[PDB]
Released in 2018, the model rests on electron microscopy data to a resolution of 8.7 angstrom. Solved structure of RNA, together with DNA, 274 nucleotides shown. The entry also models zinc and magnesium ions. Among the 16 different proteins in the entry, which are not shown, are Histone H2A type 1-B/E, DNA-directed RNA polymerase subunit and RNA polymerase II subunit B12.5. The sample was in a buffer at pH 7.5. The work is reported in "Structural basis of the nucleosome transition during RNA polymerase II passage" (Kujirai et al., Science, 2018). The PDB entry is titled "RNA polymerase II elongation complex stalled at SHL(-2) of the nucleosome".
Context: bound to proteins that are not shown
DNA sequence: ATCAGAATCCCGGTGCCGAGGCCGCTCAATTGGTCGTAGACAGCTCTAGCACCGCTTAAACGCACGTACGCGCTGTCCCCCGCGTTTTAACCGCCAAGGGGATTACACCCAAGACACCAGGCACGAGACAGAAAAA
DNA sequence: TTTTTCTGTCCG
DNA sequence: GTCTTGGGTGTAATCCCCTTGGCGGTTAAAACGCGGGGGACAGCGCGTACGTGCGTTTAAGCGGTGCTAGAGCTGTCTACGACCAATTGAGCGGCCTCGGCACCGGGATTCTGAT
């Protein structure tokens, strides 16, 4: 026991 | 021509002021090496300029000749050239007030940044062509 | 020789 | 959708040195009155200097004929300049003293008008 990033999403 | 007198030069005197000698510093003209591009030169060529001729033909010539403008001379008449005089403003000196290249000041203008809610879950994807070497 | 097999480093 | 510092090219607003000009005084410059003489102008004589044909003479100029000095293009090379960088070392801003000269007055002379 990755990590990054976008998606949707819930108070 | 002949002298009177006036302009005008010319002489010794002077103080004062711009030439010029001087001292202290800068920046321009040295110097000197490196580059590049221009022009001296050479050979080409081919046009124009010379020189000559040959006939014509329009223009230049010496001169008679007339004739009129250049030109001496003479008398006119009044404008200036000069000079006594009134009048005036250019100059001298002094004594301040105003213009334009420099400020920094506003200015805007525009640009540039730099920013623009907290916590949480979850699921789905996440480097190429060519450049150089192996190798059968 | 010729492809292949790893092999860096990449814009109109 | 903004806006909240930052930096970057203009455009006044004033602000000196010495140009514009205010006053006071003067002496020389002009402005004006003036006459007279001497020049500018008309004339008018002349008449010699020069325009006009003209046969009478010149020589331009036009058109062929030949042909290269000598002007001009074209390459090419290298042998001078443009320029790049340290420098010194006269040239150049300021300061000074003196003597050369404008000027003050004298005498001298040197031109002209009256005579």
């Nucleotide at each position: 026991u990755c990590u990054c990033g976008u998606g949707c999403c819930u108070g």